An RNA structure (RNA putL triple mutant) with a sequence from Escherichia coli K-12, together with DNA, in which 71 nucleotides are resolved. The entry is indexed under RNA polymerase, transcriptional pausing, transcription termination, regulatory RNA, TRANSCRIPTION. Ions in the entry include magnesium and zinc. Among the 5 different proteins in the entry, which are not shown, are RNA polymerase sigma factor RpoD, DNA-directed RNA polymerase subunit beta' and DNA-directed RNA polymerase subunit beta. The 2022 paper behind the entry is "Structural insights into RNA-mediated transcription regulation in bacteria".
Context: bound to proteins that are not shown
RNA sequence: GGCUUUUUUG
DNA sequence: GCCGTGACTAAAGGCAAAAAAGCCTTCTCGCTAATG
DNA sequence: CATTAGCGAGAA
DNA sequence: TTTTAGTCACGGC
Numbered sequence: 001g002g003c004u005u006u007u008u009u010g
Numbered sequence: 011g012c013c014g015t016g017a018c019t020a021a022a023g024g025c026a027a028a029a030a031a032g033c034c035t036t037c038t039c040g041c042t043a044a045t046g
Numbered sequence: 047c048a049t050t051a052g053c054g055a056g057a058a
Numbered sequence: 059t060t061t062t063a064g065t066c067a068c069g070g071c
Stems, first nucleotide, its partner, number of pairs: 002033009011071012035058012
Other pairs, nucleotide, nucleotide, family: 023059cWW035057cWW
């Protein structure tokens, strides 16, 4: 700040 | 010989939020720095 | 003092 | 993977 991957709330 | 038939292929599958991490081709060499 | 990675920049 | 729709090649009387 874009992407990817998780985890969580409802 | 044209419509039936089956076989093959494109397209979508929720809404918002948070919390983390980790990346953005790889091969090659000369003077500077890493190394002995 | 002598040897060598190395990466900066370029290239496929 | 599931489900659906569409298209294309074979074939059946």
The organism belongs to Escherichia coli, within Bacteria.